Record summary
Released in 2024, the model rests on cryo-EM data to a resolution of 2.84 A. The RNA (25S rRNA, nucleotides 2359 to 3391) from Triticum aestivum has 821 modelled nucleotides. Primary citation: Mishra et al., Structure (2024), "Cryo-EM structure of wheat ribosome reveals unique features of the plant ribosomes". An Rfam search finds the family "Eukaryotic large subunit ribosomal RNA" in it. Its family is annotated with ribosome and structural constituent of ribosome in the Gene Ontology. Its Rfam clan is "LSU clan". Ions in the entry include potassium, magnesium and zinc. The PDB entry is titled "Atomic structure of wheat ribosome reveals unique features of the plant ribosomes".
Context: one part of a larger RNA, bound to proteins that are not shown
């Protein structure tokens, strides 16, 4: 999914279905939180990816801007 | 080292600058 | 023009 | 209207700086103030830690071969012109037994010694007129490609082995020498830079 | 010795054979951190609860009987 | 040696300790403790019978067949462990998804905020301390608690498979200053009388609960006064019947048979 | 001979089953009453 | 489809 | 006398 | 007529 | 009693 | 012959149910 | 059955009259 | 005339099943 | 005692 | 007002 009572057993090592067993009788109402490994979210924590960002620096490679030089604006004459 | 027109800067409503005379 | 919290302009004159 | 009053003359509004400083272009330095980037694997989880990443010997490993773990012990990126080649001689390590100084160890003789030494290095083979020790010449640790062998895709690269072509060592010679008794000791394209 | 393609002399470049400079992550990119502000693709191929094997250490229980009493 | 014990060895058992693995689960199995409720085990702390002692009493030890019944109130500490204090017949130990978050609760752990110390140059980091820090949903099915209900008229009084279950410890007198004991000291049965911790009911008193809105009382307002009300969601205060209702009040709670352990009859093997 | 054991019997517990309480739609069963 | 049949009670004894 | 209803009964015949 | 009442297609 | 000529449930 | 429903009670009770009356 | 009436039972002494009760003022 | 308040008529008045008890 | 059904 | 036949 379809469903919807239990032991215990194997079994993806904690079954609602399987396998031995307990067993089980229509339809309904009120409530209740035991289980449904209930819902909610393609787990945020781990790792993995040759997948990212935002932060830093003694990573690599640059750069704005700032400081030096030459040229250029640049011209006359005295010792 | 000097110079003053290039440049640069200020400052005025470009409102008396430079010489020389009184 | 140092004068006292005071006005100050658009010229009087003169000569041609 | 014109002159003075209200001086005349200078066709510089007034200063300050002055070829300096500015601008433009190269060039050099600093420049996490900004941009883009990266920030190894394995791994009884990751990280720290170790290298088990190129590698070698021994054992695990089941008498071919092949074989695993962060399995056990160890080793490598060197060394050497001789510690490479070859002829000659020689024999080591120990251990008896003897000689003044001299004794447990100084040097010298005889005997015994199958390696109990030595051989650069780890370990495991191997070797005695030796592959070890000493001494003599010697430089083949050369040229020229090919093929094989180990890894193995049966590719490369490193190591290795057998032959050819030559030109050479050393021995009287056969012979042996293409590094080191054998098993590790080492490197693509592109780019420099050398020889022919 | 071959090439610089119009010829050529000639310097410089550029080839062909062979070696060397080096990749030790050793078939061989050129490369520092931090996120607890964080993010995405995925792992039960992989920690961290529980279960589930083991049972060394933890608890518990025995055999022998040297000695204590 | 063997009451109790027990070295040197030596053989198990558990899975409430720690690791060891990495099977399950990363399109999410809610991760600490503590409260609360229930079941369950026994490796039995006490209560019940017994055996054993290096068991005179009295106490203690050690062993049995025994899970019926019980195992508390308190300081620090988020604890889990701990470790006083006290009562107690006693203050054993453990399981259930290290039981229990759509039960809570949030004190720790573990986001983002911020300190300190110690380490980095820096950004940060600490398995170091510290303060502040949203706990969502059940109307589904199923268990479970309880309520109707059909199965061949209708009703009344019956029986009774099966399920459940239950009672529990302590003291006081008396025995008795006895049994024992050289002393110190010191039991018990049977009888009475009471509490404990549970459990079912009841409400005569007692006490608790008021919107009896029963009755008074009394602020502030308002009906022109007064009387008599009303409004402040129960103005408010005092006392209050009813009814609910408390170990805060009562009152009740149970008789045979068969074994277990272990004592013993006869009574062979022998 | 002994012997609580092989046979075969006794006494015995907060145990256990009874019986007492609480349920009883156990698709369970009796009796009797009254006839659309 | 002959739907035919009532002992107690013991087996190391009736 | 048992030593199995492994018997007995019954127009059993339309 | 009895079921020497575990009552029924009873004896 | 047949020819219901050799089995069709032997309906009670 | 009687059960069930409106009504009714309040010894019951969420709501059916249930103890009463008519 | 609805009232009403008595028991019971809560609260605490009613409105209303009338009093030479009553601080003391006009 | 006013005046809290106090006395008596007065254990008076008021309420009582709605889930109280008798007609 | 008064009044319904 | 609405059902019931053992």
């Nucleotide at each position: 999914a379809c469903a919807g009572c239990c032991a215990a057993g194997g079994g993806a090592a904690c079954g609602g279905g399987c396998u031995u067993g307990g067993c089980g009788g229509a339809a309904u109402c009120a409530g209740c939180g035991g289980g449904g490994a209930a819902a909610g979210a393609a787990g945020a924590c781990c790792c993995u990816g040759u997948u990212g960002a935002g932060c830093u620096u003694g990573a690599c490679u640059c750069u704005a801007g700032u400081c030096c030089g030459a040229c250029u604006u640049u011209g006359u004459g005295a010792a | 080292u000097a110079c003053u027109u290039a440049u640069u800067c200020c400052g005025u409503g470009g409102g008396u600058c430079g010489g020389a005379a009184g | 023009u140092u004068u006292u919290g005071g006005c100050u302009c658009c010229a009087a004159g003169g000569c041609c | 209207g014109g002159c003075c009053g209200a001086u005349c003359c200078g066709g510089g509004c007034g200063g300050a700086a002055g070829a300096c400083a500015u601008u433009g272009u190269c060039a050099g330095g600093u420049g996490g103030g900004g941009a883009g980037u990266u920030u190894g694997g394995c791994u009884g989880g990751g990280g720290c830690g170790g290298c088990a990443c190129a590698u070698c010997u021994g054992u695990u490993a089941a008498a071919a071969g092949a074989u695993a773990a962060c399995g056990c012990a160890g080793g490598u990126g060197u060394c050497c012109u001789a510690a490479g080649a070859u002829g000659a001689g020689c024999u080591c390590a120990a251990c008896g037994a003897g000689a003044a100084c001299a004794g447990a160890a100084a040097u010298c003789u005889c005997g015994u010694g199958u390696g109990g030494a030595a051989c650069a290095a780890a370990a495991g083979g191997g070797u005695a007129a030796a592959a070890g020790c000493u001494c003599g010449u010697u430089u083949g640790a050369u040229u020229c490609u090919g093929a094989u062998u180990u890894c193995c895709a049966g590719u490369a690269c490193g190591a290795a082995u057998a032959c050819g072509a030559a030109c050479c060592g050393u021995g009287a010679a056969a012979g042996c020498g293409u590094g080191g008794c054998c098993u590790a000791u080492c490197g693509a394209u592109c780019c420099u830079u050398u020889a022919g | 010795c071959u090439u610089c393609g119009g010829a050529g002399u000639u310097u410089g470049a550029a080839g062909c054979u062979a070696g060397a400079g080096g990749u030790g992550u050793c078939a061989g990119a050129a490369a520092a951190g931090u996120u607890a502000c964080c993010a995405c693709a995925g792992g039960g191929a992989u920690a961290a609860c529980u279960g589930g094997c083991u049972u060394g250490u933890g608890g518990c229980a025995g055999c022998c009987a040297a000695g204590c009493g | 040696a063997u009451a109790g014990c027990g070295a040197c060895g030596u053989u198990g058992c558990u899975u409430u300790u720690u690791g060891a693995u990495c099977c399950u689960u990363c399109g999410a199995u809610g991760u600490c403790g503590g409260c609360u409720c229930u079941u369950c085990c026994u490796a039995u702390c006490a209560u019940u019978g017994u055996g054993a002692a290096g068991c005179a009493g009295a106490a203690u030890u050690c062993a049995c067949c025994a899970a019926g019944u019980g195992u508390u109130g308190g300081a620090u500490u988020g604890u889990u462990c701990a470790c006083c204090c006290a009562c107690c017949a006693a203050u054993a130990g453990g399981g259930a998804a290290c039981g229990u978050g759509a039960g809570c609760u949030g004190g720790g752990u573990u986001u983002a905020g911020a300190c300190c110390g110690u380490c980095g140059u820096g950004a940060g980091a600490c398995a170091g301390g510290u303060u502040a820090g949203u706990u969502u949903u059940a109307c589904c099915c199923u268990a479970c608690u309880g309520a109707u209900g059909a199965c061949a008229g209708u009703g009344u009084c019956g029986c009774g498979a099966u399920a459940g279950u239950a009672a529990u410890u302590c003291a006081a007198c008396c025995u008795a200053g006895u049994a024992c004991g050289a002393g110190a000291g010191g039991a018990a049965c049977c009888g009475u009388u009471g509490a404990u911790u549970c459990a079912c009911a009841c409400a005569a008193u007692u006490g608790g609960u008021c919107a009896u809105c029963g009755c008074g009382c009394u602020u502030g307002g308002u009906u022109g006064a007064a009387a008599a009300g009303c409004c402040a969601g129960u103005g408010g205060c005092g006392c209050g019947a009813a009814g609910c209702u408390a170990c805060c009040g009562u009152g009740u709670g149970c008789c045979g048979g068969a074994u277990u352990a272990u004592g013993a009859c006869u009574g062979a093997a022998c | 001979c002994c012997u609580c054991u092989a046979a075969g019997u006794c006494a015995g517990a907060a145990u256990c089953c009874a019986a007492g309480c609480u349920a009883g739609c156990a698709u369970g069963c009796g009796a009797c009453g009254c006839c659309u | 489809c002959g739907a035919c049949c009532c002992a107690c009670g013991u087996u190391a004894g009736g | 006398c048992c030593c199995a209803a492994g018997g007995g009964c019954c127009c059993g015949u339309g | 007529g009895g079921c020497c009442g575990a009552a029924g297609u009873g004896c | 009693a047949g020819c219901u000529c050799c089995c069709u449930u032997c309906c009670c | 012959g009687a059960a069930u429903c409106c009504u009714u009670u309040g010894c019951a009770g969420a709501c059916g149910a249930c103890u009463u009356a008519a | 059955g609805a009232c009403g009436g008595g028991g019971c039972a809560u609260u605490g002494u009613a409105a209303g009259u009338g009093g030479c009760a009553g601080a003391g003022u006009g | 005339a006013c005046g809290a308040u106090c006395c008596a008529c007065u254990g008076a008045g008021a309420u009582c099943c709605a889930g109280c008890c008798c007609c | 005692g008064u009044c319904g059904c | 007002a609405u059902u019931c036949g053992u």